[PDB]
Context: bound to proteins that are not shown
Parts: sequence; structure tokens; C1' cells
RNA sequence: UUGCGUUGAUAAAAGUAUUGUUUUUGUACUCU
RNA sequence: AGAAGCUACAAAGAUAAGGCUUCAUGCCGAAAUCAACACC
RNA sequence: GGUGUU
DNA sequence: TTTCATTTTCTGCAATACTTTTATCAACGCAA
DNA sequence: GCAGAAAATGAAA
Repeated sequence: UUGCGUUGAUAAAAGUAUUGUUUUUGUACUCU
Repeated sequence: AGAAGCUACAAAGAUAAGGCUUCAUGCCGAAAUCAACACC
Repeated sequence: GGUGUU
């Protein structure tokens, strides 16, 4: 250098879920 | 019944600025590529 | 795929 | 002495829970 | 690491 077994580290790509930030609206809280 | 738009909770809209055609299990936008200019 | 200049 | 015009400085920036495939390196053995 | 107002500084008016 080539092949077959275990187990680590990495990379590329794909499908989803719940928040977070902000705007309008409603209910509560406040003042008349 | 008006106002103020603080502090909570719940709907609906947006979520890199934007853009496309084929009208939909729709699609693209945060990486890499590298000194320029002239001649077969 | 090579070659030349500010 | 108020005020506009240039030089420094110092504070702040988006996250979390699943599923799956392909590839390449290592090291640890059997063989040439 | 870096965008960029805030705070500090300087030269008129």
C1' cells in the first nucleotide's frame, strides 16, 4: 500500500418542535 | 364612560434588507473561490 | 494551456 | 465665557429539544 | 472583535 471486523474524533447535507425580540388588538391593574 | 400605554396574560403579523415563476408535501439570500492590465 | 507591463 | 468641531473610550452582541444519511481520518487486531 | 455614540477635549465667537 489492499481487504475484513470492533470505537473514537470530525465534516457535508436533509426533516421537524418549542421559545426569544418587536408591532397592532383585547382582558386585567392605575387615574378621572 | 374617557385617558395614560407602565406591569402581566392571550390572539394575529414580521423574523437577516430583499427577490423569482411553475400556483404549490413551492423556491433562493449569513461558506469557499483572489494582484491587476494588455497579446496568440 | 503559455507569453508581455505600472 | 457659551458653543461648535474634532479626537478617544468603553460597553455590548439569539437560543433550546428531537430524528436520519453519506464520507474521511485515527488506533487495535487477522492475513500478503 | 469591532460598531459607534458617549464623554472628553479644543478652537473660535